An RNA from Escherichia coli, together with DNA: 70 nucleotides with solved positions.

Context: bound to proteins that are not shown
DNA sequence: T
DNA sequence: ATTCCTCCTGCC
C1' cells in the first nucleotide's frame, strides 16, 4: 500500500397459415377479430363471356 | 455438443 | 338517348 478462485454462448432476438375488416412512403406490411397447423393449380389471346374508361353519329 |  | 370506334380488367 493491498489480499484468492472452480462451467458458457454449441456466439445473439419479435413461430406460423387462411378469412374479414382497417390502416400505412406500400408492386408489399403492419393491427383488431374468426377459424386453424391437410393438400394444392397458377405467365389465360389474336376467341367466348362479364365488367370498366372514353370519342363520335 |  | 341508342348504334359504332379505341382502350384496359377479370375468368376459362
Nucleotide at each position: 500500500a493491498u489480499g484468492u478462485a472452480g462451467g458458457c454462448a454449441g456466439a445473439u432476438u419479435u413461430g406460423u397459415u387462411g378469412g374479414u375488416u382497417g390502416u400505412g412512403a406500400a408492386u408489399c406490411g403492419c393491427a383488431a377479430c374468426c377459424a386453424g397447423u391437410g393438400g394444392c393449380c397458377u405467365u389465360a389471346a389474336u376467341g367466348g363471356c362479364a365488367g370498366g374508361a372514353g370519342g363520335a353519329a
Wang et al. published it in Cell Discov in 2025: "Structural basis of the RNA-mediated Retron-Eco2 oligomerization". The PDB entry is titled "cryo-EM structure of retron Eco2".